[PDB]
Context: bound to proteins that are not shown
RNA sequence: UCGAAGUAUUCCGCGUACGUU
RNA sequence: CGUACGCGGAAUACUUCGAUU
Numbered sequence: 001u002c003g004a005a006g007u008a009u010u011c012c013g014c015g016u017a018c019g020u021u
Numbered sequence: 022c023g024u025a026c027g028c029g030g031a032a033u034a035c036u037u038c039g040a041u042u
Stems, first nucleotide, its partner, number of pairs: 001040019
C1' cells in the first nucleotide's frame, strides 16, 4: 500500500417526529 | 437553528487477520 472483520467517533445526503426549557 | 431516531454513504482513530516461494 491492497483486502476483510470489529470497536469508538466525525461528516454529508435523503426521510420521519418533536421544538423560544 | 435545536433535539431524537431511520436509511444510504464517506472519513478518522484503535484492534485483529490475510496478501505471488